Solved structure of RNA (25S rRNA, nucleotides 453 to 1150) from Paranosema locustae, 621 nucleotides shown. The work is reported in "Differences in structure and hibernation mechanism highlight diversification of the microsporidian ribosome" (Ehrenbolger et al., Plos Biol., 2020). Rfam match: Archaeal large subunit ribosomal RNA. Rfam links the family to the GO terms ribosome and structural constituent of ribosome. Its Rfam clan is "LSU clan". It was solved by cryo-EM to 2.9 angstrom. The entry has 71 different proteins, among them eS28, uS5 and RACK1. The reconstruction used 124,947 particles. The entry is indexed under Microsporidia, Pathogen, Ribosome, Hibernation, Genome Compaction.
Context: one part of a larger RNA, bound to proteins that are not shown
RNA sequence: CGCCCACUUGUGGGCCCCGUCUUGAAACACGGACCAAGGAGUGCAUGUGCGCAGCGAGUCCGCUCCGCGGCGCAGCGAAGGCCAUCGAGCUGCGCACAUGCGACCCGAUAGGCAGUGAACUACGCCUGGGCAGGGCGAAGCCCGCGGAAACGCAGGUGGAGGCCCCGAGCCGUUCUGACGUGCAAUUCGAUGGCGCGACCUGGGCGUAGCGGCGAAAGACCAAUCGAACUGCCUGGUAGCUGGUUCCCUCCGAAAUGUCCCGCAGGACAGCGGGCGCCCCGCAGGUCUGCCGCGUAGAGCAAUGGCGCGGCGUCCGGC
RNA sequence: GCCGGCGCACCCCCAAACUGCGAAGCGGCAGGGCGCGCGCAGCAGCGUGCGCGCGCACAACUGCGGGCGCCUAGUGGGCCGCCGCUGGUAAGCAGCGCCGGCAAUGAGGACACAACCUCGUGCGCGGGCAAGGGACCCCAGCUGCGCACACAGACGAAGGGCGCGGGCG
RNA sequence: CGCCCGCCCCGAAAAUGGACGGUGCUCAGCGCAGCCCCGACCCCGCGCACGCACAGCGUGGUAGGAGGGCGCGCCGGCGCCGCAGAAGCGCAUGCGUGCGCAUGCGUGGAGGCACCCGCGGCGCAGAUCUUGGU
Numbered sequence: 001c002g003c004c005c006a007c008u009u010g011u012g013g014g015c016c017c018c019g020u021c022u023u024g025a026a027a028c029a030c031g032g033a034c035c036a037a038g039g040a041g042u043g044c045a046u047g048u049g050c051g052c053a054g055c056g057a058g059u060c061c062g063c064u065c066c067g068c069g070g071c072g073c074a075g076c077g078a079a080g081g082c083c084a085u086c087g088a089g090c091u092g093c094g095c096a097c098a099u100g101c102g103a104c105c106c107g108a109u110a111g112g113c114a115g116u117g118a119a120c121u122a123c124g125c126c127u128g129g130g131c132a133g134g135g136c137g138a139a140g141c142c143c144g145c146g147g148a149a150a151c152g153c154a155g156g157u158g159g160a161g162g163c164c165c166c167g168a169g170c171c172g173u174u175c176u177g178a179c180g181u182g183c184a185a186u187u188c189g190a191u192g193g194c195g196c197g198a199c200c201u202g203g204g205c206g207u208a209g210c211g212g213c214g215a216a217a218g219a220c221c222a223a224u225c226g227a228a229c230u231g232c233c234u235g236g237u238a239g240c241u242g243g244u245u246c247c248c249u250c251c252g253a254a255a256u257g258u259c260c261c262g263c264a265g266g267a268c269a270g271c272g273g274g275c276g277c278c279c280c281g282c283a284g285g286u287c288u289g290c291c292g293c294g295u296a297g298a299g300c301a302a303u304g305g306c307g308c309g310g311c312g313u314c315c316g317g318c
Numbered sequence: 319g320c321c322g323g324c325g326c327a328c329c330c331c332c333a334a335a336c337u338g339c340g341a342a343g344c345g346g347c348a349g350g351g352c353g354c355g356c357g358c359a360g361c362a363g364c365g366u367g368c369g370c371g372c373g374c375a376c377a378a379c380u381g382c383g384g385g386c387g388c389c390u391a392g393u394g395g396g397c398c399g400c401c402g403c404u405g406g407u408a409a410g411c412a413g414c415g416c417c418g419g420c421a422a423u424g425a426g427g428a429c430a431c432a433a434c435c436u437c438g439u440g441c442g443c444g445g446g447c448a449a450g451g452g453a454c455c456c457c458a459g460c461u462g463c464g465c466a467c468a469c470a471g472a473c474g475a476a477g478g479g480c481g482c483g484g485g486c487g
Numbered sequence: 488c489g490c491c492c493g494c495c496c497c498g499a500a501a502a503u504g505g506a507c508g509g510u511g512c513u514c515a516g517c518g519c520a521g522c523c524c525c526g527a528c529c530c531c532g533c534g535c536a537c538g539c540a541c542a543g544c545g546u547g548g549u550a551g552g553a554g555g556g557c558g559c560g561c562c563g564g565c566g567c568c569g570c571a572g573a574a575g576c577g578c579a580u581g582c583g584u585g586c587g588c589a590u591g592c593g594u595g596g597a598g599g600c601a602c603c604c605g606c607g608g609c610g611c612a613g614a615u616c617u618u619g620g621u
Base pairs, nucleotide, nucleotide: 002015003014004013005012006011007010017032018031019030020029033621034620035619036618037617038616043101044100045099046098047097048096049095050094051093052092053091054090055089058071059070060069075082076081104243105242107240111233112232113231114230115229116228122207123206124205125204126203127202128201129200130199131197133165134164135163136161140157141156142155144153145152146151169194170193171192174190175189177188178187209225211221212220246556247555248554249553250552251551256269257268258267259266260265270393271392272390273389274388275387276386277385278384279383281382282381283380285379286378287349288348289347290346291345292344293343297339298337299336303333304332305331307329310326311325312324314323315322316321317320318319351374352373353372354371355370356369357368358367359366361365396420397419398418399417401415402414403413404412405411425436426435427434440535441534442533443532444531445530446529450525451524452523453510454509455508459522460521461520462519463518464517465516471512477497478496479495481494482493483492484491485490486489487488536546537545538544539543557610559607560606561605563603564602566600567599568598575594576593577592578591579590580589581588582587
């Protein structure tokens, strides 16, 4: 000094950030700006165990105007049947724990039931409306020329086409531009495309959620769509994540075994703690004694490999 | 005669799934009741058990109270060291055994540092120490004898060095 | 001349500048001997606290269990206090291992305290906690 210690108060020494999950956190793991307030093992039912309490072969007031209702005094068997050689319980209070319940608190994606929406947008219907200016020049026509004929050229005329360039407007190709806590929960600018249509548009109408509607992208159906929105079931469930609130004192683990659609979980066992009861000798030890083991070493002796020599009244070849 | 087979005897290199042997190390059990007598049995065929009585009697060492029951939690991801291993080229890898630890174990020493070493731990005071240290950081060192010169000590192999110091042939 | 043993050398190359811990050290290196010293909550001794079945012994602790208390709202009681100033609050002092408690002063302006009992929506730093404020 932010804290602790020490003292002569500024020095020295010691200290990383708490919570959390984790084998292990100062962690380049996550949560936490600060502060106040709020904020999480409860209630009931039924058990079990322990403690306490009353009475005790009984016990229990609390349904009611008055329990021969329950459990117990004794069990066994599926039953027919058997029946003890035999045993303290009943009720309450309190805690711990198990289970059902919202079940310690908070949390899903989902599922259902009942509703509401086509003012955004999709399509269909009815009734209205909107959309420069140019370019190209289809049939048909007129005339000229040519032709024996059929017809063919040429010049005008005409003004067709989901034709061409484009205006208002619409759209959204590129800049992967601007912006990107914006002007804006999609806009702006340039560039580009479309621009009498298979168009756009006002109103009316129709189609509604396991349904619509879709020139089809799972697109759109009110900033929501690979099943909208609202209310409810619903405090859905979660073997998963997070959190889980005073102090001191006493003791203090396990991360192992078996099984499990078991492997992020459980149950049983082991280990912890608490409560007891009983006087039975107790021991992760040594000594003495007898059995057990087959590792290290050792061994090639059997099994199985490895390798050369040596030997031979063995065989083959020369 | 040679070469090759085969046979035999010696020998060679061997074995987690070989063993004529076999440790260290471990495991089980025992170290207290006995002796005698009498009854009983359907067992047995000439015993064995079981009842009962009388008598004897406290059994190596060391330590020390012990036995049993009931209810219930947490846990069921472990990790590390030692020694012994398995897989793997290896691994701060993976998987085991035994014991110890961390987890949950502070403190001292390791420069810091879950596990190493010492060693446990109420709050103080006094002493003595452990591990580890004693140039200064930083508590604590001096006396002697050696050795080494490489920005060595301060990561390392095979292979080297008329570098220095000892020793042997 | 060849071996052997110590020390040294070569083999020996990494990217931020940098690590026997550092400074540094050439007797602060590598070895040894002698005597000494320092150093833990260890051990010893003493004192106190707490626990135990208490001329004594013991003391770490996560998950976890247990015990005894502190604290809060209200209850049945029981002792009291308050406009000559209650609760609450702010700052102090004291007590307390601790939860916490008591007092003083200031503020405040009407209730409150202690203990024994009983009931419990009973104690917060966390939950991308909730709400409010900053």